Context: one part of a larger RNA, bound to proteins that are not shown
RNA sequence: GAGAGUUUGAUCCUGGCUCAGGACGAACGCUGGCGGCGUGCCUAAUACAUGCAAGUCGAACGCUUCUU
RNA sequence: AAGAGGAGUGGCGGACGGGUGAGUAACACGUGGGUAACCUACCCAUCAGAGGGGGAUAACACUUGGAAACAGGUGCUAAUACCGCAUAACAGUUUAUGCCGCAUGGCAUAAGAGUGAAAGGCGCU
RNA sequence: GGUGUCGCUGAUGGAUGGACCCGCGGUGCAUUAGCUAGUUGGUGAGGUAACGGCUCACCAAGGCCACGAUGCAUAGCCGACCUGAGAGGGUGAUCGGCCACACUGGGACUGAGACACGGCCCAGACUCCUACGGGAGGCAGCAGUAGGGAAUCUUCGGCAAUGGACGAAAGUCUGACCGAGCAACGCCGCGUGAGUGAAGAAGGUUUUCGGAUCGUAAAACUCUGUUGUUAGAGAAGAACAAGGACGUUAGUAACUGAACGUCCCCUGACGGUAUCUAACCAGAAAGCCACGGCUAACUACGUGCCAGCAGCCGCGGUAAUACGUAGGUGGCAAGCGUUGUCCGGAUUUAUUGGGCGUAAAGCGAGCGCAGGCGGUUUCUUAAGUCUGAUGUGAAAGCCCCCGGCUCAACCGGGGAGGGUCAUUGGAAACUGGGAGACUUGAGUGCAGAAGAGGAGAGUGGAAUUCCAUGUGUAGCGGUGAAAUGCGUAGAUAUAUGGAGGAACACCAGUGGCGAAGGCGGCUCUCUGGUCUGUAACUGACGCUGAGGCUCGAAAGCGUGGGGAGCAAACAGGAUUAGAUACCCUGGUAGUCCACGCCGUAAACGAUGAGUGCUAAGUGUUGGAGGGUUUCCGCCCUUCAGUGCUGCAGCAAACGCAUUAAGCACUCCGCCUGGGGAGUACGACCGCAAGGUUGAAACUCAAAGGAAU
Numbered sequence: 001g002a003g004a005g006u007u008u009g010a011u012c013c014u015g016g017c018u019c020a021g022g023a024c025g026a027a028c029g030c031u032g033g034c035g036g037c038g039u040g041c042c043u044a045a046u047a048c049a050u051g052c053a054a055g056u057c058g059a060a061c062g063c064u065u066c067u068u
Numbered sequence: 069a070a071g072a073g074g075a076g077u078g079g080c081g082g083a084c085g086g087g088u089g090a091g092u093a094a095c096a097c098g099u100g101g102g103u104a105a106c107c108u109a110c111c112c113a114u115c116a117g118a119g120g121g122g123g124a125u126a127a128c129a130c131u132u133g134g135a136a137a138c139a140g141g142u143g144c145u146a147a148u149a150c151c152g153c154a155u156a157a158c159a160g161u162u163u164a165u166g167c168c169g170c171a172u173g174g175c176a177u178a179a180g181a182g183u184g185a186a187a188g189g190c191g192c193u
Numbered sequence: 194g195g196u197g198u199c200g201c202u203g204a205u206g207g208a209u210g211g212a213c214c215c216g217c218g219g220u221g222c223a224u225u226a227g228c229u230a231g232u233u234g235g236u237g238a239g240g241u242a243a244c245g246g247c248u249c250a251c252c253a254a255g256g257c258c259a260c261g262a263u264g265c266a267u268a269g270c271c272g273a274c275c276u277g278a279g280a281g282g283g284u285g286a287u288c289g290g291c292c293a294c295a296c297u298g299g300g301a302c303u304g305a306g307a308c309a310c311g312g313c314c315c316a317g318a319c320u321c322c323u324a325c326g327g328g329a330g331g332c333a334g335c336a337g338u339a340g341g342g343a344a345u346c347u348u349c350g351g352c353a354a355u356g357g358a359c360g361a362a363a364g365u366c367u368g369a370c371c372g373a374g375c376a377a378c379g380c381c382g383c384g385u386g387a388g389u390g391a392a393g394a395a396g397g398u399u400u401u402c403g404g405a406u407c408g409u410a411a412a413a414c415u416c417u418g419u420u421g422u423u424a425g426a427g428a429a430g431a432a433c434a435a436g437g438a439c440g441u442u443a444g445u446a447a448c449u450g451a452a453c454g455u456c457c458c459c460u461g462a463c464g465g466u467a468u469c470u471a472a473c474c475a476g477a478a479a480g481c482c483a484c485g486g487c488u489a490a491c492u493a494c495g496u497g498c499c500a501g502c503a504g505c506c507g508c509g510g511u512a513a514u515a516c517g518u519a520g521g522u523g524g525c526a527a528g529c530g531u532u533g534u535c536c537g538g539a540u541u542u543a544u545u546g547g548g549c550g551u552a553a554a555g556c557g558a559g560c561g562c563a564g565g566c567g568g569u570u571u572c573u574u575a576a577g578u579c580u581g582a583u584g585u586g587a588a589a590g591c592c593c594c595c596g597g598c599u600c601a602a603c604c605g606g607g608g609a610g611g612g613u614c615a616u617u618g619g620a621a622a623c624u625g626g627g628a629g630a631c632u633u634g635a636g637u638g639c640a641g642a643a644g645a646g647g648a649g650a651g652u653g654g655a656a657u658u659c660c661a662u663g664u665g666u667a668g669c670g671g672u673g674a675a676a677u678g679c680g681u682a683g684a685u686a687u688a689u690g691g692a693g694g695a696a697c698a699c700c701a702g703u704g705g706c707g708a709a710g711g712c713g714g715c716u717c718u719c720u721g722g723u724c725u726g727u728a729a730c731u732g733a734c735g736c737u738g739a740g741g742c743u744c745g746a747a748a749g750c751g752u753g754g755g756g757a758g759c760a761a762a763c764a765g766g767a768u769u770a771g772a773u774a775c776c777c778u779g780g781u782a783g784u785c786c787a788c789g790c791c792g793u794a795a796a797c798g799a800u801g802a803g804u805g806c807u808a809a810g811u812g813u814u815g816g817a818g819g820g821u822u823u824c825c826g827c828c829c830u831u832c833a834g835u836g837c838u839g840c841a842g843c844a845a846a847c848g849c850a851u852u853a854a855g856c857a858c859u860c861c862g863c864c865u866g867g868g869g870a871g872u873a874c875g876a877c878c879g880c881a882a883g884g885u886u887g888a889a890a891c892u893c894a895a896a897g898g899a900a901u
Stems, first nucleotide, its partner, number of pairs: 003019004009901001011899003021536004026532005033383006039376002041341001046339003050336003055080003060077001063074004087294003097218007106211002111207007119153001121151002128143006162179007188199006220266003227257003232254008269291004273284004296317005319330004347373001349372003355369001356367004386416004396407004421473006430463001436457007480525005485506003491520005501508002547864003550847002555861001557744004564737003568631007576624002578620007585612001592608006634734001635731003638727005646720007653697001658692007668679002705712002749790006758784002763779004801860006809838013842849002866893003875886004
Other pairs, nucleotide, nucleotide, family: 003538cHS005486cSS007014tWH007896cWH008010tHS010900cWW013552tWS014896tWS015895tHS016894tSS017541cWH019539tWH020538tHS025042tHS031377tWW031527tWS036602tSS040345tSS043341cSS043342cWS044340tSS045088cHS045294tWS049337tHS049348tWW052368tHS054081tWS054084tWH058062cWH058075cWH059361tHS061076cWH061146cSS062075cWW062127tSS076126cSS077147tWS079359tWS083304tHS085310tWH085311tWW086295cWW087333cSS089090cHS090293tWS093267tWH095216tWH096219cWW104173cSS105213tWS105243cSS106242cSS108209cWW117185tWS117186tWS120152cWH123149cWW124147tWH125146tWH126145tWH127144tWH134136tHS134137tHS135324tHS136327tWS148188cWS154186tWH155185tWH157159tHS157183tWH158203tWS159182cWW160181cWW161180cWW169170tSS170171cHS185202cSS187200tSS191449cSS196448tHS197450tSS212242tWS219270tSS223262tWH224874cWW225263cWW226258tWS226261tHS227262tSS231234cWH231251cHH231252tWH232255tWS235246cWH240245tHS241243tHS272285tHS272588tWS272589tWS277279tHS277280tHS279546cWH280544cWS280545cWS289587tWS301308tHS301312cWW302308tWH302309tWH303307tWH304306tHS318331cWW323326tWS332335cHS332336cWH335368cSS336348cSS342344tHS346374cWS351353cHS352353cHS352369tWH353371tWS353431tHS354370tWS360362tHS360363tHS377527cHS381601cSS382600cWS384419cWS384478tSS385479cWH390409tWS390412tWS391410tWH393408tSS394410tWH397520cSS400403tWS401403cHS409411cWH417475tWH418419cHS418420tWS418476tWH419478cWW420474cWW420477tWS427465tWS427467tHS428466tWH429464tWH432460tWW434459tWS435458tWW443450cWW444449tHS445447tHS461462cHS461463tHS465466cHS476478cWH479526tWS480528tSS483490tWS488490cWS489523cSS496499cWS496513tWH499509tHS500509tHS507515tWS543865tWW548554tWS553864cSS557709cSS558708cSS561740tHS562739tWH563738tHS568733tHS575576cHS590610tWW598602tWH621622cHS631732tHS632732tWS632733tWH634732tHS643722cWW644721cWW645704cWH654696cWW655695cWW656694cWW657693cWW665683tWS665685tHS666683tHS666684tWH667680tSS667681tHH668684tWS670677tHS671676tHS672674tHS674767tWS676766cSS676777tWS677765cSS693757cSS694757tHS702713tWW707710tHS709744tWS710794cWS728729cHS731734cHS745792tWS745796cWS746793tWH748791tWS749881cWS750880cWS756757cHS760782tHS761781tWH762780tHS767775cWH768774tHS769771tHS790880cHS791882tWS798800tWS800854cWH807853tWW808839tHS822825tHS841850tHS841853tWH844846tHS844847tHS845898tSS846899tSS848854tWS850853cHS853855cHS866895tWS869890tHS870889tHH871872cHS871887tWS872888tWH873887tHS879881tHS879882tHS
């Protein structure tokens, strides 16, 4: 550590099939108020417009352009 | 002349962080060990040094080519850039001793030969 | 000049990070067994941070592999997650660890570290810019676009926090990271009101027309504000650093400063966010599926094998709780259902935890290599086993306590758990190893017993057929009935002989022998096994046995013989609707022999082998022992077979029952619904016929056993 349905006119056994449970990065259908927390390209390691994703030091060094 | 840039050189970082799981059945991973076959910037700790020189080079100035990317040419210029010389064996190895291990061997000591580094900046006095 | 401090060089130790080696562990397929040639080892050399065929030149030739090499297919691994009573099975999102990769392929440079996502070089495919000479590029970074898809987000704010790079520091940078946005995608919490309220309004549904039911539901009256709206009040998360003051240590001639300590000062992306308070109104805030059985929940119409339902069984054919609608009802609830996927139920691969007589399943049988298992006992060991300690099995997670968020989810703290882990100390019964001992198992010796056991070579009678010769005369033969056929070319019958083949009457019997297949006249030669006594000998030498090997009815095949009877095929005659059958008359292969193949049978006890144990009764075959019997024989005891009957037990039943299908242990073979299939493909074997191995698609909800 629960089981149920279905072989037969009925029966016991054997035996498969099916269902009641839980789960999920889910999807879809219908519906949909809020909040907390978490999660969100599983496929094409396909191709990628645009911006950003690593720079810093003038107390290492010499220049350069302004600021009155 | 304060302050503010602009690009050089130089230093450190960029081998972290972030992404993906394609490849990989393989000491990749997991777990347990071993290395007396190992390396290690930055960080700590210790014992030492940190001495003397030198020739450059961009930046810059002109200038050549190029559509552009970008390459060159000549003339200057600094460093904690670069290179020599010097001084350092505490490193490695060889040898002699002692000690010790798990076979190659390990540790310490002592000697011995051959060679090896660097840089200055800021601020007090 | 001295000195503070940050850097610089050399050596060493730490810490961190990395590198390499090894034991063990975690996928499928032999319808994959052979693979390997720097390959395996050596000797030197070179190379690396380092050992090493890491590389090379030589010298050997090895290495690996049925304990699964190699090949093929698939896959990042783990902590963990889902499931399950557990053993297990499944998965490897998010979080953490390790690994690998960054347009595809290759290379090195630089560096402590890269063979380096947003570096270089080359090659390639692609996009792009050219003035055609040549150039540029890589989102598997954060967003976003196209495309694929059933299907996954904003081209957002901030660096305040935490962490990272650089700097002495202010600070700069950080799509790390903190936040915010979008989606019920998940989990958790709270709502969509509360109380009173009719023998019970209207309306819906339905009636047996009485009433039922929706229903205290609604209405009404009294309340509430979680929420919502309106105003207001307003967090923590910040610690800092820097800087301004002083102070204490170490050092210093003295200092500035270093290390530390104490005060002042200083900074919020989120964001006016959480939260709180007040007022106002039940006002804006529920559905979805199911209701024939399984399975909680039932009636009306409509439809009439139609339309449709369905997970399975099954519903629908004109009075359907199963189709569609309505009213009720049940379940769950911001969800509910459907599909997909995994675990469960499934003991349906059974280690836990099943089977094989008839349901699926014992190889046709032996002999045996490896392997598995193995009698009694002394000492010993201690690999297995058991046990103690230490190390380690990260954090997070489940679990256990304990706290924090108003609760919960969630978060934090402290534990526990988790290994067929290692090191080490113990124990020593059991398994294993080692040295002995033993005789019961097993075998040898000795003494006996029976036998269609096998092989070879001979040989006997009966009968059939043919042949020859007499006798003899018209039939014979055959069927349900017939005919074909044979016979006047003289049959059949009968007599006497001859030839040849095959099989062995009686004996003969759930009798015997053999591993099975099988073996039946007699004689001899060669030969296997079994059984019974004895207890001289060995001293566990045993059992089983994948793979291999051998044997293996009948049919069939090859070569060479034989051929009486029988008889596939075949012919003719019948039967019949037809008969490519059954029946009749013929008849070839074959049946027989030698040799070589084949390797299958309802090769059956449809029951693998070994061992031990567990009532009885009664036959019979071969032994043994004893008590009687003049012997013959009877009586009893016993061993090994072979039968029948029958307890205990077992079994679904039938039945089995010391010859188990009972009770046990060892090893092997095999089974996992029916069909497709013993089929296809591949492989091996075969002269061939075929055999051995052996699927899947697809399909059904049965097939099946026994008994009634």

An RNA structure (16S rRNA, nucleotides 9 to 947) from Enterococcus faecalis, in which 901 nucleotides are resolved. Crowe-McAuliffe et al. published it in Nat Commun in 2022: "Structural basis for PoxtA-mediated resistance to phenicol and oxazolidinone antibiotics". Method: electron microscopy, resolution 2.4 angstrom. The entry became public in 2022. Rfam match: Bacterial small subunit ribosomal RNA. A reference for the family is Yusupov et al. (2001), "Crystal structure of the ribosome at 5.5 A resolution", Science. Its family is annotated with ribosome and structural constituent of ribosome in the Gene Ontology. Keywords: Ribosome, Enterococcus faecalis, PoxtA, ABCF, antibiotic resistance protein. The reconstruction used 112,877 particles. NCBI's taxonomy places the organism under Bacteria, Bacilli, Lactobacillales, Enterococcaceae, Enterococcus. Entry title: E. faecalis 70S ribosome bound by PoxtA-EQ2, high-resolution combined volume.